[PDB]
Description
Shown are 724 nucleotides from a PDB entry: RNA (23S ribosomal RNA, nucleotides 1292 to 2015) from Lactococcus lactis subsp. cremoris MG1363. It comes from the structure "Structure of 70S ribosome from Lactococcus lactis". Among the 48 different proteins in the entry, which are not shown, are 30S ribosomal protein S20, 50S ribosomal protein L6 and 30S ribosomal protein S18. It holds a match to the Rfam family "Bacterial large subunit ribosomal RNA". On this family, see Yusupov et al., Science 2001: "Crystal structure of the ribosome at 5.5 A resolution". It was solved by electron microscopy to 5.6 angstroms. The work is reported in "A general mechanism of ribosome dimerization revealed by single-particle cryo-electron microscopy" (Franken et al., Nat Commun, 2017).
Context: one part of a larger RNA, bound to proteins that are not shown
C1' cells in the first nucleotide's frame, strides 16, 4: 500500500450574549446552570526537576480545531540565628586501622567511624507581589556568642551517678479548637397572593510575668558506708529518730490579666489610576449551648506477647592561676552552609501517553444523620477535551411487566427480595460461650395537648397508595460430607478439603551444645541451658490406636568370618667376584634392582538382640447344622504375622443406575439402613464432633422476566454528516 475514510477520538453537561482576532465551539469576560464537596477542597512527604509567572509567537505537540496552553522564544521569579538537615548523639546497618583466617582478590572483626525514619532545641502575629514568605518588613521576643564590665578562689570530667528512656488496651473527667443559637453591628421593608425580616457581624501571636485544671511523687534526718575500678559532699542500700499532713521536693491543659489599644474587619464611602482597579477612610468585636479521638497524658486504671539507643542536661570531685578561667550586671553587634518556586490523589510523580492504575501522612462544613455511610447545598475548586444530527436494527449498561413460577440449565447462575431503628419473641444441639439479628411478629407520618426537656409513653384529631415515603443497610430454613475456626494460598487462572495453626506423638542434643552456615576463621543456635534447642509425624475437643522384629533401616553388643592403609620381612630373579673347559651353562661371593610369602594390622560389613504413633505388611483353600442361607465351628497350606476396634456404596465398590426404604407423580444424582468391603481402615491418624465456611450437594420456603414468550422505553457505540 491494504483494511480505510472504517474502528477509535481514552469513564462527567454546560448554556447564551458580548469581546478577541483573520480566522472561534473548544480563547477571554459577563450571566445563569451543573458537578464534587471524609473531596473532584488545603497542605504536605517522596517524586518531578523550572514544568511557575510576565510578555510575545503558533514549525511541530495538544488525540480534532485553536488567537489558548505544562507547546515554543524572551525575561524574571524561590530570601531564615529560630523553618528541615549539617556544623549534636545514635539504632537497624555499613565501613573497619589494629587482629583473625584464607591460592589471590578476599571475607570476618576490637577500637573507632559515619549512617534518621528516632532523641536532643529559640519566633510569632500582621502586611506584602506577577510570583517570596514563620524567610521581605511593623510589633514583640527568646537562644547562643562576642567585645566593651563591680567576680573572686570557681569551675566543677570521657570518671561516678542520676536523667532522658519508651508495651498495649480501656474508662473517666479537665480545658479548648470547632460548630449551633440568640445579643450586638451594618446594609436593604423586598413588590407578583400575602407582608415583613435579611445576611457578614463573631479580634489577637507566642515568648514573658504571675498563678492556677490538676497530676504524679513520696518525703526526709542521722549513723556504719560497704562502695561508687582513683576520689567525692553526688548516688543505692547496713542500721535506726521519725513521719509519712504530704509540708516539701516535681511536673502541669487551659484560663486570668498582662503581653497587645494590633490593625484586622463589611455594607460601603469618597478620591483618582483605566475608574478596571488602586489609594485613603470607616461597625460592633457580646453571651448561651454542644464541645472532640485535640489537650493533660500512657496521667490513671487494667492486662500480658512484659515492652530502643546514646547524647544534649544535672550532681560529685580528680583539676582549678584558682591571678576576672570562672562569674553577673553593663553596653552594642553577631549568629554559619545547604533546602526554600510550583504540582503533588497528580496533564509535571511512578504506569511508553494530557492513561479508567498506584501513591505518604495531617485537617476535613452544616442539615438530618450513631456515624468520616448516604443525600443536597458550605468554604473551596471544577465543566476534564471532537461534535452535531437522527432516533435504525443490533451490542452493552439501566427501568418496567400480565398470569405463572424454576418447570431454563449440569446447576434459582445472575437479577429479585428482605434488611435501619426500637420493642416482643426465639427451636435444635452444645465443647454450655454460643446458637441468634434464629425464625416469626409488631411499630415507625404529622397536628395540638401532657411529659418530656432528663424521658418514652399518652390522648384525641389530621391525614395519607405508601409513613427508616426516597437514599444507604442480611434472603431464609432442613440435612450431609470435608475441614475445626480466625490466618495463609499461586500477583500475569485455580482460595480450597491445600498450607499453616495451637494440640498430640516420637526421636536427637548435657554445652566452647546438637544442629546449621561458612575453605577456614568467624557466627547462629541463645548472654540458651533437656519445660530448652533440632528433626519426623498428625493436626482442637471425645473415643481409640490392634497384631507381626521375617526383611530393611536404626540402636547396642561383641564370639568368630571378612578386614584397607601401614608395618613387616622369608624368599625369588638379574648384574658379575672368582671358579666353571672354551661356545659353556653354570655356582652365582659382593652389589643394587624388581619382587617382598608369612606375620602384625582397625573401623565397617557378614553375626546376635532389640527396634513397628521406625520403614513396612497385616493370607488363602476345603468340609460341616435340624428347608438352608451361610457355616459359630473344623480340616488344610503358608507366614514373621494373618485387618483389631470402628466405618462402609465412603472424596474408597466401573465391579452394578448393588439392594431396600424414605425425599420425589415423576428420582442413575440425595438421605437412611443394609455391608457381596476388587480395593475401607487405624497416627500416610480411624470413627465421632456443636459453633465456625465466598465449601460441595440434596431438599424446601421466600421472591421472581431465568423462561411460556416475549414486549416496552433511557443512555453509549453503531449508523448520517463535518473534523480527525
Nucleotide at each position: 500500500a491494504u483494511g480505510a475514510g472504517u474502528a477509535g477520538c481514552g469513564c462527567a453537561a454546560g448554556a447564551u450574549a458580548a469581546g478577541u482576532g483573520a480566522g472561534a465551539a473548544u480563547c477571554u469576560u459577563a450571566u445563569c446552570c451543573a458537578c464534587c464537596g471524609u473531596a473532584a477542597g488545603a497542605c504536605u512527604a517522596a517524586g518531578g526537576u523550572u514544568u511557575c509567572c510576565a510578555g510575545g509567537g503558533g514549525a511541530a505537540g495538544g488525540c480534532u480545531c485553536g488567537u489558548c496552553c505544562g507547546c515554543c522564544c524572551u525575561g524574571g521569579g524561590u530570601u531564615a540565628g529560630u523553618c528541615g538537615g549539617g556544623a549534636c548523639c545514635u539504632a537497624a546497618g555499613g565501613c573497619g586501622a589494629g587482629g583473625c583466617c584464607g591460592a589471590a582478590a578476599g571475607g570476618c572483626g576490637u577500637a573507632g567511624u559515619c549512617g534518621a525514619u528516632g532523641g536532643a532545641c529559640a519566633a510569632c502575629u500582621g502586611g506584602u507581589u506577577g510570583a517570596u514568605a514563620u524567610u521581605c518588613c511593623a510589633g514583640u521576643a527568646c537562644u547562643a556568642g562576642a567585645u566593651a564590665u563591680g567576680a573572686u578562689c570557681g569551675u566543677g570530667a570521657u570518671g561516678g551517678a542520676g536523667g532522658g528512656a519508651c508495651g498495649c488496651a480501656g474508662u473517666a473527667g479537665g480545658c479548648u479548637a470547632a460548630g449551633a443559637g440568640a445579643u450586638g453591628c451594618c446594609a436593604g421593608u423586598u413588590a407578583a397572593u400575602g407582608g415583613a425580616u435579611c445576611c457578614u457581624g463573631g479580634u489577637c501571636u507566642a515568648a514573658g510575668c504571675a498563678g492556677u485544671g490538676a497530676g504524679g511523687u513520696g518525703u526526709g534526718a542521722g549513723a556504719u558506708g560497704u562502695g561508687u575500678c582513683a576520689a567525692a559532699u553526688g548516688c543505692a542500700u547496713u542500721u535506726c529518730u521519725c513521719u509519712c499532713u504530704a509540708a516539701c521536693a516535681u511536673u502541669g491543659a487551659g484560663c486570668u490579666g498582662u503581653g497587645a489599644u494590633g490593625g484586622g474587619g463589611a455594607a460601603g464611602c469618597a478620591a483618582c489610576u483605566a475608574c478596571g482597579g488602586u489609594u485613603g477612610c470607616g461597625a460592633a468585636c457580646u453571651c448561651u449551648c454542644u464541645g472532640a479521638u485535640g489537650u493533660c497524658a500512657c496521667a490513671c486504671u487494667g492486662c500480658c506477647a512484659a515492652g530502643a539507643a546514646a547524647a544534649g542536661c544535672u550532681u560529685c570531685u580528680a583539676g582549678c592561676g584558682u591571678a576576672a578561667a570562672g562569674u553577673c550586671a553593663u553596653a552594642u553587634c553577631u549568629a554559619c552552609c545547604c533546602g526554600u518556586a510550583c504540582c503533588g490523589c497528580a496533564a509535571a510523580c511512578c504506569g511508553a501517553c494530557a492513561c479508567a492504575g498506584g501513591u505518604a501522612g495531617u485537617c476535613g462544613a452544616g442539615g438530618c444523620g450513631a456515624g468520616u455511610a448516604g443525600c443536597c447545598u458550605c468554604a473551596g475548586g471544577u465543566g476534564a477535551u471532537c461534535g452535531a444530527g437522527a432516533g435504525a436494527a443490533c451490542u452493552c449498561u439501566c427501568g418496567u411487566u400480565a398470569a405463572g413460577g424454576a418447570a431454563c440449565u449440569c446447576g434459582g447462575c445472575a437479577a429479585a427480595a428482605u434488611a435501619g431503628c426500637c420493642c416482643c419473641g426465639u427451636a435444635a444441639c452444645u465443647u454450655c460461650g454460643g446458637g441468634a439479628g434464629a425464625a416469626g411478629g409488631g411499630g415507625u407520618g404529622c397536628u395540638g395537648g401532657u411529659g418530656u426537656a432528663a424521658a418514652a409513653g399518652c390522648c384525641a384529631g389530621c391525614c395519607g397508595c405508601a409513613g427508616u415515603g426516597a437514599a444507604u443497610a442480611g434472603g431464609c430454613c432442613c440435612a450431609a460430607g470435608c475441614a475445626a475456626c480466625u490466618g495463609u494460598u499461586u500477583a500475569u487462572c485455580a482460595a480450597a478439603a491445600a498450607c499453616a495453626c495451637a494440640g498430640c506423638u516420637c526421636u536427637c542434643u548435657g554445652c566452647u551444645a546438637a544442629a546449621c552456615c561458612g575453605c577456614a576463621a568467624g557466627g547462629u543456635g541463645a548472654u540458651g541451658u533437656a519445660u530448652a534447642g533440632g528433626g519426623g509425624g498428625u493436626g482442637a475437643c471425645g473415643c481409640c490406636u490392634g497384631c507381626c522384629c521375617g526383611g530393611u533401616g536404626c540402636u547396642g553388643g561383641a564370639a568368630g568370618g571378612u578386614u584397607a592403609a601401614g608395618a613387616g620381612g622369608a624368599g625369588u630373579g638379574c648384574u658379575u667376584a672368582g671358579a666353571c673347559g672354551u661356545a659353556a651353562g653354570u655356582c652365582g661371593a659382593a652389589g643394587g634392582u624388581a619382587u617382598g610369602a608369612a606375620u602384625u594390622g582397625a573401623a565397617g560389613c557378614c553375626c546376635c538382640a532389640g527396634u513397628a504413633a521406625a520403614c513396612g505388611g497385616c493370607g488363602g483353600c476345603c468340609g460341616u447344622a435340624a428347608c438352608u442361607a451361610u457355616a459359630a465351628c473344623g480340616g488344610u497350606c503358608c507366614u514373621a504375622a494373618g485387618g483389631u476396634a470402628g466405618c462402609g456404596a465412603a472424596a474408597u465398590u466401573c465391579c452394578u443406575u448393588g439392594u431396600c426404604g424414605g425425599g420425589u407423580a415423576a428420582g442413575u444424582u440425595c438421605c437412611g439402613a443394609c455391608c457381596c468391603g476388587c480395593a475401607c481402615g487405624a497416627a500416610a491418624g480411624g470413627c465421632g464432633u456443636a459453633a465456625u465456611g465466598a465449601u460441595u450437594u440434596g431438599g424446601g420456603c421466600a421472591c421472581u422476566g431465568u423462561c411460556u414468550c416475549a414486549a416496552c422505553g433511557a443512555g453509549a457505540g453503531a449508523c448520517u454528516c463535518g473534523g480527525u